Notes
Solved structure of RNA from Candidatus Scalindua brodae, 57 nucleotides shown. NCBI's taxonomy places the organism under Bacteria, Pseudomonadati, Candidatus Brocadiia, Candidatus Brocadiales, Candidatus Scalindua. It comes from the structure "gRAMP-match PFS target". The reconstruction used 46,269 particles. Method: electron microscopy, resolution 3.76 angstroms. The entry became public in 2023.

Context: bound to proteins that are not shown
RNA sequence: GACUUAAUGUCACGGUACCCAAUUUUCUGCCCCGGA
RNA sequence: UCCGGGGCAGAAAAUUGGGUA
Numbered sequence: 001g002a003c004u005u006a007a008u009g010u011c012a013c014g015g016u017a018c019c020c021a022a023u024u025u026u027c028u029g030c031c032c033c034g035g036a
Numbered sequence: 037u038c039c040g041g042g043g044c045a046g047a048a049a050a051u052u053g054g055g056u057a
Stems, first nucleotide, its partner, number of pairs: 018055001020053002024049004029044004035038002
C1' cells in the first nucleotide's frame, strides 16, 4: 500500500427462535418329580 | 446302577411431527 468504504444527510438499541403434545400401556415374588 | 435337585432377574412398542411473510 492493495485486497477495503466515499463524504454536507444510515431510527436496524426497528424484529423474544416463538406457538401445540402426561415417560407411558400390559405383567400375582411364585413354586414337585425325576437325572445320568 | 446310582447319588438327588433350584429357577426367572426384564420382555414388546413409540425415538419426533406439523405450523407462521